[PDB]
Context: bound to proteins that are not shown
RNA sequence: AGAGUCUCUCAGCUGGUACAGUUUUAGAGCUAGAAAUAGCAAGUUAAAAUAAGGCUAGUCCGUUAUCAACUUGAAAAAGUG
DNA sequence: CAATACCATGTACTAGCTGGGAGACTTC
DNA sequence: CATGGTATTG
Numbered sequence: 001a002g003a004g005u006c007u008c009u010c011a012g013c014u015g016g017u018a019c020a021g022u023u024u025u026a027g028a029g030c031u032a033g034a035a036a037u038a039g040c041a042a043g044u045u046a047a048a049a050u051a052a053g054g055c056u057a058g059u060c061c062g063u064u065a066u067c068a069a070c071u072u073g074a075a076a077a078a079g080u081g
Numbered sequence: 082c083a084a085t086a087c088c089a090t091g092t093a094c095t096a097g098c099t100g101g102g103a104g105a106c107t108t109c
Numbered sequence: 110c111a112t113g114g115t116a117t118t119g
Stems, first nucleotide, its partner, number of pairs: 002108019021050006029040004053061002055058001069080004082119001084117006
C1' cells in the first nucleotide's frame, strides 16, 4: 500500500415535485381633435409553449461523456509519417 | 465596414447509492 | 464568469 470499523467532510450519479420568469392572445380604454397629439381612466388574472422535435408511440427520449486529417469500410474499427 | 455596447433562465424541496479526503482503533 | 450573438452607431 490493501481491508473492516468510528467520527467529520467533499464530490460524482440517478429519481420525484413545486414556485416564479418569459413569450403571443384574451381581459370592449374614454374624451377632444381631420390628424399629429393632449387630458384622463386603467393595471394584480388567465390560456398555451417552455429546448425545433423524434419513433421506439412510452404519462418514453431530446443540452454529460467521446471527436485532427487521410486510407480502407455501410459503419465498428484498423491502418498511415 | 469599425468601434461600441449590451446581453446571457432562476429559485426551492426531497429520496437514495457510490467514491475521494482527514483523524483514529485493529489487521494483511 | 466569459465570449460569442446581436444591434446600434457612425
This is an experimental structure of RNA (TRAC sgRNA), together with DNA, with 119 nucleotides shown.
The entry also contains CRISPR-associated endonuclease Cas9/Csn1, not shown here.
The structure was determined by X-ray diffraction at 2.3 angstrom resolution and released in 2022.
Keywords: crispr, cas9, off-target, ternary complex, HYDROLASE.
The 2022 paper behind the entry is "Structural basis for Cas9 off-target activity".
The depositors describe the entry as "SpCas9 bound to TRAC off-target1 DNA substrate".
The entry also models magnesium and potassium ions.